This is an experimental structure of RNA with a sequence from Homo sapiens, with 26 nucleotides shown. The entry is an ensemble of 20 models.

RNA sequence: GACAGCUGCUGUC
RNA sequence: GACAGCUGCUGUC
Numbered sequence: 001g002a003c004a005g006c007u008g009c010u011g012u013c
Numbered sequence: 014g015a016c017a018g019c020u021g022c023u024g025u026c
Base pairs, nucleotide, nucleotide: 001026002025003024004023005022006021008019009018010017011016012015013014
C1' cells in the first nucleotide's frame, strides 16, 4: 500500500 | 425502517 472478517460512535428523516 | 459520515481490532500478501 492492497485484500478479507468483526466491534463501537454520531447526524438527518 | 432508510441514508450518510466517523472510529477501533484481528488475519493474509
Entry title: Structures of small molecules bound to RNA repeat expansions that cause Huntington's disease-like 2 and myotonic dystrophy type 1. The structure was determined by solution-state NMR and released in 2024.